Entry title: Cryo-EM structure of the 70S ribosome of a MLSb sensitive S. aureus strain 'KES34' in complex with solithromycin.
The RNA (16S ribosomal RNA, nucleotides 930 to 1551; mRNA molecule, nucleotides 1 to 25) from Staphylococcus aureus subsp. aureus USA300 has 564 modelled nucleotides.
Rivalta et al. published it in Life Sci Alliance in 2025: "Structural studies on ribosomes of differentially macrolide-resistant Staphylococcus aureus strains".
The structure was determined by cryo-EM at 2.21 angstrom resolution and released in 2025.
Among the 47 different proteins in the entry, which are not shown, are 50S ribosomal protein L25, Small ribosomal subunit protein uS19 and Large ribosomal subunit protein uL4.
It holds a match to the Rfam family "Bacterial small subunit ribosomal RNA". The literature on the family includes a 2002 paper in BMC Bioinformatics by Cannone et al., "The comparative RNA web (CRW) site: an online database of comparative sequence and structure information for ribosomal, intron, and other RNAs". Clan: SSU clan.
[PDB]
Context: one part of a larger RNA, bound to proteins that are not shown
RNA sequence: UGACGGGGACCCGCACAAGCGGUGGAGCAUGUGGUUUAAUUCGAAGCAACGCGAAGAACCUUACCAAAUCUUGACA
RNA sequence: CUAGAGAUAG
RNA sequence: CAGGUGGUGCAUGGUUGUCGUCAGCUCGUGUCGUGAGAUGUUGGGUUAAGUCCCGCAACGAGCGCAACCCUUAAGCUUAGUUGCCAU
RNA sequence: GUUGGGCACUCUAAGUUGA
RNA sequence: U
RNA sequence: AAAC
RNA sequence: GAGGAAGGUGGGGAUGACGUCAAAUCAUCAUGCCCCU
RNA sequence: AUGAUUUGGGCUACACACGUGCUACAAUGGACAAUACAAAGGGCAGC
RNA sequence: CGCGAGGU
RNA sequence: GCAAAUCCCA
RNA sequence: AAAGUUGUUCUCAGUUCGGAUUGUAGUCUGCAACUCGACUACAUGAAGCUGGAAUCGCUAGUAAUCGUAGAUCAGCAUGCUACGGUGAAUACGUUCCCGGGUCUUGUACACACCGCCCGUCACACCACGAGAGUUUGUAACACCCGAAGCCGG
RNA sequence: AGU
RNA sequence: ACC
RNA sequence: GGAGCUAGCCGUCGAAGGUGGGACAAAUGAUUGGGGUGAAGUCGUAACAAGGUAGCCGUAUCGGAAGGUGCGGCUGGAUCACCUCCU
RNA sequence: GGAGGUGA
RNA sequence: CACAUGAUAUA
Numbered sequence: 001u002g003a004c005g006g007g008g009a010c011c012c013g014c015a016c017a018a019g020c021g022g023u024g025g026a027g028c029a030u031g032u033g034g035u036u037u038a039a040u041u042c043g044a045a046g047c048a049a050c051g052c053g054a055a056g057a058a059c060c061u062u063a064c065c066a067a068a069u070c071u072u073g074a075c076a
Numbered sequence: 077c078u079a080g081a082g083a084u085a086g
Numbered sequence: 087c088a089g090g091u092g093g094u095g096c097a098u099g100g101u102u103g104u105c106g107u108c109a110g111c112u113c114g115u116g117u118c119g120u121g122a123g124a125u126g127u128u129g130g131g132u133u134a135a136g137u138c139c140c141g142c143a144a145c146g147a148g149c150g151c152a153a154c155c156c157u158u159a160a161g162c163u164u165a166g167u168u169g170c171c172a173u
Numbered sequence: 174g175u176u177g178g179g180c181a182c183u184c185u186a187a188g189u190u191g192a
Numbered sequence: 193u
Numbered sequence: 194a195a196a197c
Numbered sequence: 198g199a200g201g202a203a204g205g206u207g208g209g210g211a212u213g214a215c216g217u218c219a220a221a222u223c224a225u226c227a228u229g230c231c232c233c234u
Numbered sequence: 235a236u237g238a239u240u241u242g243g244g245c246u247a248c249a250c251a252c253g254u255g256c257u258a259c260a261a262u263g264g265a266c267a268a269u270a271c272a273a274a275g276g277g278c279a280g281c
Numbered sequence: 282c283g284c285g286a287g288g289u
Numbered sequence: 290g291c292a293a294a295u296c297c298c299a
Numbered sequence: 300a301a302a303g304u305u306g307u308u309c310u311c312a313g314u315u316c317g318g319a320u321u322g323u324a325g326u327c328u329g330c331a332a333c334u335c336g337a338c339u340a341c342a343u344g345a346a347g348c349u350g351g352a353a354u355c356g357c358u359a360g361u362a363a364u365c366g367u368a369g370a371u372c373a374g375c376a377u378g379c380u381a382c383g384g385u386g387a388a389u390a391c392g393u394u395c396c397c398g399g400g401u402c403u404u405g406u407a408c409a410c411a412c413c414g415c416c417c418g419u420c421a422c423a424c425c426a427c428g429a430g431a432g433u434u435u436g437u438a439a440c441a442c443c444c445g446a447a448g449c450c451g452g
Numbered sequence: 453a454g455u
Numbered sequence: 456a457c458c
Numbered sequence: 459g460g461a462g463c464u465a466g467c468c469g470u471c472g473a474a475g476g477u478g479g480g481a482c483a484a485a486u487g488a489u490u491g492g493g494g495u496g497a498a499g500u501c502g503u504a505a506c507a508a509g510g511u512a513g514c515c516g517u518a519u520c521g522g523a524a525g526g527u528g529c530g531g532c533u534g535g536a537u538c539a540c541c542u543c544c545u
Numbered sequence: 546g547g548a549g550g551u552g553a
Numbered sequence: 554c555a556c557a558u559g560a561u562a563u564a
Base pairs, nucleotide, nucleotide: 001409002408003406004405005404007403008402009401010400011399012398013397015393016392019357020356021355022354023353026257027256028255029254030253031252032251033250034248035247042053043052064243065242066241067240068239069238070237073087077086078085079084089233092231093230094229098227099226100222101221102220103218105216110149111148112147113146114145115144116125117124118123129140130139131138155210156209157208158207160190161189162188163187164186165185166184169180170179171178259350263309264308265307266306267305268304269303275298276297277296280291281290282287316347321342322341323340324339325338326337327336363385364384365383366382367381368380369379412509414506417502418501420499422496423495424494425493427491428490429489432486433485434484435483436482437481440478441477442476443475448471450469451468452467453464454463455462457460458459512533513532514531515530516529517528518527519526520525537553538552540550541549542548543547544546
Other pairs, nucleotide, nucleotide, family: 002411tSS004507tWS005510tSS007508cHS014018cWW015396cWS016395cWS017358tWH017391tHS018389cSS019388cSS024351tHS024352tHS025258cWW025347cSS026346cSS031050cSS034249tHS036040tWW037039tHS038065cSS039243tWS041054tWW041224tWS044049cSS057061cWS058329tWS058335tWS058373tWH062244tWS062245cWW071235tWH073074cHS075088cWS076087tWS080082tHS080083tHS081241cSS082240cSS089234cWW090232cWS094223tHS095099cWH095226cWH097223tWH097228tWS100225tHS104217cWW106213tSS106215cWH108214tWH109150tWS110136cHS113127tHH114126tHS115126cHS116143tWS119121tHS119122tHS126145cHS128141cWW131195tSS132137cWW133135tHS135151cSS166167cHS166180tWS167169tHS167294cWH169183cWS170182cWS171174tHS174177cWH179181cHS184294cWS191202tWS191203tWS192204tWS199204cWH200204tWH201203tHS204205cWS223228tWS235237tHS255377cSS258347tSS259313cWS260263cSS260314tWH261311tWS270302tWH271301tWH272383cSS273367tWS273382cSS274299cWW276281cSS277280cSS278292tHS284340cWS285339cSS286325tSS291293cHS300366cSS301365cSS302384tSS310311cHS313314cHS317346tHS318344tSS318345tHS319344tHS320343cWW328332tWH328373cSS329331tHS332336tHS332374tWS356362cSS358389tWW359388tHH360361cHS360386tWS361387tWH362386tHS370378cWW371376tWH372375tHS392394cHS405507cSS407505tWS407506cSS415505cWW416504cWS418523cSS419500cWW421497cWW426492cWW430488tHS431487tHS438480cWW439479cWW444474tWW445473tHS446472tHS447472tHS449470cWW501522tWS502523tWS503504cHS507510cWH539551cWH
């Protein structure tokens, strides 16, 4: 000089109090983690990741996997 | 037009 | 010669979240201090607000607050179609 | 109000105010 | 204000 | 004096 | 309190200071270095 | 070849765990019938 | 037209 | 019928 | 537009609540709905009878609730963004929970309380003390012996 | 004892 | 070695 | 032959050596005590904020440990009171 | 207004 | 009433 204190004083915020309606229990939708998978593409990770990038994954998107293919090449 | 799942070759 | 959505966001530009619309954060000159620093910016009131006034070795200034911008709540003039309908 | 007719009221949108 |  |  | 549609930044929005989290993004884009033609 | 093209598959898997939501558990309700009152937007081979 | 999503 | 205060979504 | 309003019916039942799941038959888009679309009709008719510890939003045209539109988009929205309708309850107060602001006070903190930091116990090395003992060295002392030499005989 |  |  | 002298013998003093008990010093010894350093393994949280019972000093006693408690002392103690002093 | 004693 | 703790350097 800051910060911090279960120091002090003052002040403020749906912070508490006073209320109203929800979540956590069910089914389904969705994202994530973990397990799986040939692949389950990558990024986001307390508040400030998780209906987030994605305001539109049957093919395309699309990156990932299998197979079949190419070597001034899909493009300049 | 043909072959091929097409991309692609004749 | 292109290509790469291959790695390093702990090498970066740009863009964004967050504390948080919290009211704070600074600077110049001066002055005080050996010096780091301080002052201003604190104090008395007041405000949503470093908002404002007073006092004060401070005087000013800047980024913030506010205001200028959009919209909503009332009226007036212009205009009367594709809007409105009282006679 | 689908029109003859009007721009009264509503509305639309420029300006102007809005303690 |  | 701001403001209340 | 009056007046006024509205009374105290009227309601809401846009606007987010110096900085903190080596916070997010090399996958929007761009880009140093590492990295095969 | 960590570059490029296509067809097919995957990103939608499923013992589970978590977040965010939707629909319900009903009588201030369900079913049936009739009848009112908005605002903001979008439209070309589209409404 | 089809009970209907929809079609002409 | 309407490239829109006209018609439709409704 | 729906919620709404006016009537009829149902009568507290896991049901005339709920519509998950599954079977069948279709519609539309799309070259193509197996993986893996949306919607429709008939049938089927699951859990679920207000939810533990705990936890979230909201101060007014707000919460709650009811519909509507748009972007993306061939098709696909319980998501997002936006729009109106109906429309509350409560705030005594800052003692307490979370967080923040001003001034002051203490500080051993500054990687700033998720800070710093103490001691036992456990581990490794090192040095030091104690220690029944063992070894060595110095020097004096006392005694014995006593050379060369000194003194005396 | 020797010188 | 002297006496 | 004598004087003198030499050899030898005896005792005091005499180094070394031996005997003895102690003083001191250095080495090492099962075991044992505490310390330093290294690493944070373990148990708590004693101090630093009023550090959550203000801390520290002497002493006594108790306890795994930091430490607790008693008695006296100090402020090198935070916050709030009632008085003397100064401005 | 700022110190020192006192008490909590 | 009660509230224990938070590996190393680098910052």